The RNA from Schizosaccharomyces pombe has 710 modelled nucleotides. Primary citation: Ugolini et al., Mol.Cell (2022), "Chromatin localization of nucleophosmin organizes ribosome biogenesis". Entry title: Fkbp39 associated 60S nascent ribosome State 3. The entry has 45 different proteins, among them 60S ribosomal protein L7-B, 60S ribosomal protein L22 and 60S ribosomal protein L7-A. The sample was in a buffer at pH 7.5.
[PDB]
Context: one part of a larger RNA, bound to proteins that are not shown
RNA sequence: GGAAGCAUUGGAAAUCAG
RNA sequence: GUCAGCAUCAGUUUUCGGGGGCGGAAAAAGAAUAAGGGAAGGUGGC
RNA sequence: UGUUUAUAGCCCUUGUUGUAAUACGUCCACUGGGGACUGAGGACUGCGGCUUCGUGCCAAGGAUGCUGACAUAAUGGUUUUCAAUGGCCCGUC
RNA sequence: CACGGACCAAGGAGUCUAGCAUCUAUGCGAGUGUUUGGGUGAUGAAAACCCAUCCGCGAAAUGAAAGUGA
RNA sequence: GGUGGGAACGCCCUUGUGGCGUGCACCAUCGACC
RNA sequence: GUAAGAGCAUAGCUGUUGGGACCCGAAAGAUGGUGA
RNA sequence: AACCAUCUAGUAGCUGGUUCCUGCCGAAGUUUCCCUCAGGAUAGCAGAAACUCAGAUCAGUUUUAUGAG
RNA sequence: UAUGUAA
RNA sequence: AAUGAGAGUUUCUAGUGGGCCAUUUUUGGUAAGCAGAACUGGCGAUGCGGGAUGAACCGAACGUGAGGUUAAGGUGCCGGAAUGUACGCUCAUCAGA
RNA sequence: AGAAAAGGUGUUAGUUCAUCUAGACAGCAGGACGGUGGCCAUGGAAGUCGGAAUCCGCUAAGGAGUGUGUAACAACUCACCUGCCGAAUGAACUAGCCCUGAAAAUGGAUGGCGCUUAAGCGUACUACCCAUACCUCACCGUCUGGGUUAG
RNA sequence: GAAGCUCAGACGAGUAGGCAGGCGUGGAGGUUUGUGACGAAGCCUUGGGCGUGAGCCUGGGUCGAACAGCCUCUAGUGCAGAUCUUGGU
Numbered sequence: 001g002g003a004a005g006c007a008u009u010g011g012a013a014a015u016c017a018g
Numbered sequence: 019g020u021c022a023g024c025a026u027c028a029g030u031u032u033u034c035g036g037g038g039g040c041g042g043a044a045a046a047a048g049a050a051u052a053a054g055g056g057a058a059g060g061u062g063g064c
Numbered sequence: 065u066g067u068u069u070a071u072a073g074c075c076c077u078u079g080u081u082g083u084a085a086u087a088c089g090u091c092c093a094c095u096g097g098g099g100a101c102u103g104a105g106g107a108c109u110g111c112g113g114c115u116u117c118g119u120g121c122c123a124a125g126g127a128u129g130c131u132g133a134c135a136u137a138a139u140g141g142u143u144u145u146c147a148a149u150g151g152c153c154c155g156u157c
Numbered sequence: 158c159a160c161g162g163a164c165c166a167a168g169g170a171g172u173c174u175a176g177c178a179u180c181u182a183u184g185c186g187a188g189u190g191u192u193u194g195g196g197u198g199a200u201g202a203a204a205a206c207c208c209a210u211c212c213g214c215g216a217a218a219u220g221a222a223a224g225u226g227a
Numbered sequence: 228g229g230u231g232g233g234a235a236c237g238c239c240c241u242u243g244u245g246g247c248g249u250g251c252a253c254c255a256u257c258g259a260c261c
Numbered sequence: 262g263u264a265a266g267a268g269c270a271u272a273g274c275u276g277u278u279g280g281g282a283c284c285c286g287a288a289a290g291a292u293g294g295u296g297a
Numbered sequence: 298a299a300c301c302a303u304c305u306a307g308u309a310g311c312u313g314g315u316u317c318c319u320g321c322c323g324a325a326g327u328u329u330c331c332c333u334c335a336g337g338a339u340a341g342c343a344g345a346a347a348c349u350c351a352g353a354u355c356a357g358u359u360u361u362a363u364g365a366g
Numbered sequence: 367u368a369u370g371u372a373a
Numbered sequence: 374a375a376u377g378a379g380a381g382u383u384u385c386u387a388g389u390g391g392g393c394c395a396u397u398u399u400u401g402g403u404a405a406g407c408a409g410a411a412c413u414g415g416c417g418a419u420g421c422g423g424g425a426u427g428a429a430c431c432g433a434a435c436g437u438g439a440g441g442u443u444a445a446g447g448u449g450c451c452g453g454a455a456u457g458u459a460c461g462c463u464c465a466u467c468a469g470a
Numbered sequence: 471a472g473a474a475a476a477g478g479u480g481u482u483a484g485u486u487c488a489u490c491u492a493g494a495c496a497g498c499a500g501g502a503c504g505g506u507g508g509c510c511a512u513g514g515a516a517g518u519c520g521g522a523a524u525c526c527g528c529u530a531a532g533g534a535g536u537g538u539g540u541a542a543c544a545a546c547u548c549a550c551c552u553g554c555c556g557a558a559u560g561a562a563c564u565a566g567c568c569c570u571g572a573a574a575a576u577g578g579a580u581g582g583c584g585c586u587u588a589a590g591c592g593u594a595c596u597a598c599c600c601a602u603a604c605c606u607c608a609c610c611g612u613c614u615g616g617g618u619u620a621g
Numbered sequence: 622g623a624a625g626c627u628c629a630g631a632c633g634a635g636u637a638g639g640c641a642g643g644c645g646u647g648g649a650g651g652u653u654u655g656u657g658a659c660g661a662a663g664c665c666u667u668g669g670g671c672g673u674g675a676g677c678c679u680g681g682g683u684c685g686a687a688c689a690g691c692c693u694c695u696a697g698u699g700c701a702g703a704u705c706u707u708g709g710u
Base pairs, nucleotide, nucleotide: 006150007149008148009147010146011145012144013143014142015141016140017139019134020133021132022131023130024129025128026127027103028102029101030100031099032098033097034096035095036094037092038091039090040089041088049081051079052078053077054076055075056074063067112122113121114120153162154161155160156159163710164709165708166707167706168705173280174279175278176277177276178275180273181272182271183270184269185268188214189213190212194208195207196206218225219224230255231254232253236248237247238246239245260262283314284313286311290304291303292302293301294300295299317643318642319641320640321639330337331336341389342388343386344385345384347382348381354378355377356376358375359374361372362371363370364369392416393415394414395413397411398410401407421432422431436609437608438607439606440605441604442603446599447598448597449583450582451581455596457595458594459593460592461591469585477569478568480567481566482565483564484563485562486561487560488559489558497554498553499552500551501550503527505525509521537546538545610633611632612631613630614629615628616627617626618625644699646696647695648694649693650692651691652690653689655688656687663683664682665681666680668679669678670677671676
Other pairs, nucleotide, nucleotide, family: 017138tWW018138tWW020138tSS042087cWH045086tWH047084tWH048082tWW050080cWW057068tHS057073cWW058068tWH058072tWW060061cHS060067tWS061070cWH062071cWS064065cWW069072cWH069073cHS104126tHS111124cWS115119cWS116117cWH122123tSS157158cWW169700tWS169703tHS170314tWS170700tWH171315cWS172282tWS179274cWW186267tSS187215tWS187266tHS193209cWH197205cWS198204tHS213269tSS216266cHS217226tSS220221tHS220222tHS227261cSS227262tWS228257tWS229255tWW229256cWW233252tHS234250tHS235249cWS240245cWW259263cWW285312cWW288308tWW296298cWW318674cSS322638cWW323637tHS324388tSS324636tWH325341cSS325389tSS326391cWS327340cWH328339cWH329338cWH332334tWS332335tWS349350cWW351379cWH360373cWW363371cWW365368cWW366367cWW388637cSS396412cWW402406tHS419435tHS420602tSS422444tWS423430cWW432444cSS443600tHS443601tWH444600tWH445600tWW447454tWS448454cSS453599cSS456589cWH462566tSS462590cWH463588tWW464586tWS465586tWW470584cWW471472cSS475571tWS476570cWH490557tHS493556tWS494556tHS504526cWH505506cWW506534cWH508522cWW508523cWH508534tHS510520cWS514541tSS515519tHS516542cHS516543tWS517535cWS517537cWH517546tWH518538cWH518545tWH524534tSS526527cHH528532tWW529530tHS530551cSS531551cSS533548cWW535536cHS536548cWW539544tHS540542tHS580583cHH584589tWS620623tHH643675tSS645698cWS657686tWS658686tWS660685tWS660686tHS661685tHS661687tSS662684tWS672674tHS701702cHS
C1' cells in the first nucleotide's frame, strides 16, 4: 500500500483542571 | 495537594516447605541373620 | 554338552534383627515463608481472648503507623493520531 | 430477500367531542345536581356571588298487561 | 330468622395455651316476607 | 325482590362505540359548468 | 367523450410512516367448545385488587401400601 | 419388567 | 411417608391459539429416500465461551467493575496455554486430522 | 454413511492346524522304474490333441502322468523319494493401520503455514490456558423483612 | 422534608402486553425584595463540571433586548425514515 466509520486499553503530541 | 516506599494487620487468594498423629498384609518391599527346599536364562568346575 | 554353590550366585518357605523403615491414603482447633487484589463502614455499645481483678491490653462488630519525592511534576480529564483485539447497513416486510 | 434511504435545516402523525363502562379522588348523603332562566356584580361585568318553580337520577318491585305492590 | 364459621373487643384459669363470652363484614348452610 | 335503603354531581385515569377520528394513499360516481 | 370547480378530508378488509429517557414485572405461541360466515368462545399462561387456615395445604418429585397386567 | 391407585 | 415450599381462593383485563428442529414408538412403504400420526423437549422473547466461518452442535442465562477459579474447547506457529511424560500402530507419486 | 462386496508378494499383532537333530523349509546331488506304446481314438498321440476307468511287480518312491516339447519320439521339471545341510518352518482365519475399491470443466484448501518415534491415530497420567459461568468484595437499582416521636 | 432516617438479605435477558418515576417544548395563575445594555435570547467552541440516561450548568467567542428557577394550570409539545412536505446543497 485494493476502504472508511466506530468500540475497549494505553503511548505520542496538543490542551484543562485540582 | 499528587504519587511512591515499607511495616503491622483484616478480607479473599495463589504458591513452595518443615514437623507430627492414624490407617493398609498394623503397608508389600528390603536389609541383616538362622533353617529347610528348589533349581536355573548352569557359575566355578566337568 | 551335561550338572546343583563350589573359585558367581539365584529362587521358594520359616525364624530372627522387628515392637523395622518407606510409599501411599487420611488427619493436626502444628508451624515456616513468598506473591497478588481489596481497605467498604466511621463516637461508644456486641462476641470473645490475655489481663489485673480500678487498670487495661488484644489480630475480637471492615486500615492504620512511619518516611520520602513533586508543585515550572505527577496523577486525572478532553481532542487528534497510532498500535492490539473486536465490530456485516439502518428502518420495514 | 424485497421495499425505503444523496446530504442538511424547518414542518410532520392516537387530537378535539358526544354517549357508555371501570377505577381513584373531592363534595354531599336518602338524598343529590346553582350556571334553561331570574338576581347581582362600579374596581376585567363573558368572571365571581346569590336563588324561585320545575326537572334528571336515586329513594320499590313485579306481571305481557290490567292491576297489585314487601 | 335462627344455626355454623367468622373481623375486632371483653373475659378468664393464671402467663399464654386454652376456655369463655361478643359477634361487623361476608360466607354458608338451614328459615321465613314481596 | 323486602328484611333495618346508598346514591347524586363533579374532575382525573383507562377501555370502548360514533363523529374526518393516528398521518398519507385506490380504481368510480353525482351535481353545475367551460370548451369541442 | 374531454375539461373545470364542487359533493370530498367519498369509499382501506389493505401499503408506508408514527417523534423523549430510565426502572419493575412479563407471557401464550395450545388445548376447549360453539360455529353457514368469519369467528366466537371457556380454559391455560401474565397481572391487579378484597377475604380465609399458620396448613400436613400444595408439589411437572419419589416413596409406603397395592391391584391387575 | 412396566401400568394405575390410594396412603 | 421422604423433601421442598406458606399455600389459597371467588371477582376483571389484557396478550396469545402460529411454526421450526431433534427423540420415542409406529403402521404403511423401497433400488434408496420415505409416508403417517401420537409423544417429548429446546428455539420462538437470549447476549456470552468453544465448534476456522454458521438458525438449530458443545458449554452457559446477562446490573457496573476488581481479584480468584472453572466449563466446553484446547496448548507446533498465526493464538492465551507442555516442540510435556509413558506405551504402541502407519509410509501413503494428490496419507491422515 | 455413499459406492461397502472384496482385491493387495504392505506391515504389526493374534487364533486354529502342521511337521521338525527319526535332520524342519529352501538349496544344490541323484534317482524319479519296469508290465506298457493299457484300450478305443489317427496321417502322426509313446503320460502330456483327445474318450471311461487309469489296473498292476518292485520299493522309501516312480501319477496309463504336472507341464515344457516333438509329426511321432526323445529329453527336462513337479509329486515321490534318497545324499550333503544344520533349525526352526509351513498352511488356513481374526484385528488395527495402509494401498485400490472412480469423478470429469477455471486456481484451492484438515482454517492457514506446515506436520512423519508427529504438530496424524489410540490409550494413560500430570501440569497449564479463559466465558458475561462459579466463589469474595465494592457500587447501582428493584423487591422483601426488622426498627424508627427521637428527628 | 414521618414522602424522612436506619439495619438486613435476595435478585438483575427480555418481544406482545402490564406498571411506576423522571427530562425537554410553547402559553396561564402564583412566587423568587429573581437575571439584563456593566450585555437578555440565540448561536458557535481542540474549554470545564454534573446525571446510568433523557438532559443540565459553565468558561471564551459572537451578539444586541428581553429571559428564567420554583409551585401549579393548559397543549397545534419532542422525528432518521413515511417513493413524506417546503427550502437550500
It holds a match to the Rfam family "Eukaryotic large subunit ribosomal RNA". A reference for the family is Yusupov et al. (2001), "Crystal structure of the ribosome at 5.5 A resolution", Science. The structure was determined by electron microscopy at 3.4 angstroms resolution and released in 2022.